[PDB]
RNA sequence: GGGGCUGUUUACCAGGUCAGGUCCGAAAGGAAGCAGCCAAGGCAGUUCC
Numbered sequence: 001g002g003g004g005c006u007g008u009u010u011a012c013c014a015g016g017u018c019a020g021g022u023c024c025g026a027a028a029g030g031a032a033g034c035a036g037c038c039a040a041g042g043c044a045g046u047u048c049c
Base pairs, nucleotide, nucleotide: 001049002048003047004046005045006044007043008042009041010040015038016037017036022031023030024029
C1' cells in the first nucleotide's frame, strides 16, 4: 500500500435516499433538494496479502 474488522471523525463545495420546507403546473403531476440516515472519506488499532 491493498483487503477485513473495530473505534473515532466529517455543515455546503457534481454519492444515494430525502422527513420537514421550496419550485413549476388549473389539474394530473413533474423539478431541485437541506437536516437525517446510508454510503464514502479522514485519523488510528488490529488481522490477512

Released in 2007, the model rests on X-ray diffraction data to a resolution of 2 A. 4.5 S RNA: 49 nucleotides with solved positions. The PDB entry is titled "Variant 1 of Ribonucleoprotein Core of the E. Coli Signal Recognition Particle". The entry also contains Signal recognition particle protein, not shown here. Crystallisation conditions: 20Mm NaOH-MES pH 5.6, 200mM KCl, 10% Isopropanol, 5mM Cobalt Hexamine, VAPOR DIFFUSION, SITTING DROP, temperature 293K.